[PDB]
RNA sequence: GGUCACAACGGCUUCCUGGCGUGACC
RNA sequence: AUUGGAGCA
Numbered sequence: 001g002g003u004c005a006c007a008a009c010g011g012c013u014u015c016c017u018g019g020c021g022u023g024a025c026c
Numbered sequence: 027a028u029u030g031g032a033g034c035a
Stems, first nucleotide, its partner, number of pairs: 001026006009018001011034003015031002
């Protein structure tokens, strides 16, 4: 430099969008 | 100015 992961956050959620943060690989 | 959508209420 690149990519990924998990992931705080709702009155509520085996769904969607977003990703505080924390890590991993190249 | 992320502070939501869908859905239940």